[PDB]
Context: bound to proteins that are not shown
């Protein structure tokens, strides 16, 4: 230090609040 799903992620999206 928001939780959670999904997903080949030097990272995406999605439900929830």
């Nucleotide at each position: 230090u928001a939780a959670c799903u999904u997903c080949u992620g030097u990272g995406a999206a999605g439900u929830u609040g």